Description:
An RNA: 16 nucleotides with solved positions.

RNA sequence: GCAUAUCAG
RNA sequence: UGAUAUG
Numbered sequence: 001g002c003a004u005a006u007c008a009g
Numbered sequence: 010u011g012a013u014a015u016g
Stems, first nucleotide, its partner, number of pairs: 002016007
Other pairs, nucleotide, nucleotide, family: none
């Protein structure tokens, strides 16, 4: 400077 | 917008 999995609003 | 995990 960014990506993927999961949860909350 | 916020949290957790991994890369």
The entry is indexed under DNA-RNA HYBRID, LNA, RNA, LOCKED NUCLEIC ACID, HYBRID, DNA/RNA HYBRID. It was solved by solution NMR. NMR data were recorded at pH 7 and 298 K. The work is reported in "NMR Studies of Fully Modified Locked Nucleic Acid (Lna) Hybrids: Solution Structure of an Lna:RNA Hybrid and Characterization of an Lna:RNA Hybrid" (Nielsen et al., Bioconjug.Chem., 2004).